[PDB]
Context: bound to proteins that are not shown
RNA sequence: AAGACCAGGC
DNA sequence: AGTACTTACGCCTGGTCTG
DNA sequence: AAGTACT
Numbered sequence: 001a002a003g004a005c006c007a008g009g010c
Numbered sequence: 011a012g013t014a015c016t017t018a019c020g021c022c023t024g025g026t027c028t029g
Numbered sequence: 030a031a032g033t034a035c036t
Base pairs, nucleotide, nucleotide: 004026005025006024007023008022009021010020011036012035013034014033015032
Other pairs, nucleotide, nucleotide, family: 003028cWW016031cWW017030cWW
């Protein structure tokens, strides 16, 4: 720095 | 009639684990 | 899951 998820905002 | 094929809102802020 | 289209 890239990539999977999960929570969440309207 | 059966099977396969490409899709599925827009933007945004967190924290977490690993080959 | 559905809907459509192609085999």

This is an experimental structure of RNA, together with DNA, with 36 nucleotides shown.
It comes from the structure "Complete RNA Polymerase II elongation complex with substrate analogue GMPCPP".
Released in 2005, the model rests on X-ray diffraction data to a resolution of 4.5 A.
Among the 12 different proteins in the entry, which are not shown, are DNA-directed RNA polymerases I/II/III subunit 10, DNA-directed RNA polymerase II 140 kDa polypeptide and DNA-directed RNA polymerase II largest subunit.
On the sample the depositors note: synthetic oligonucleotide.
The 2004 paper behind the entry is "Complete RNA Polymerase II Elongation Complex Structure and Its Interactions with NTP and TFIIS".
Keywords: Transcription, substrate, NTP, elongation, TRANSFERASE-DNA-RNA HYBRID COMPLEX.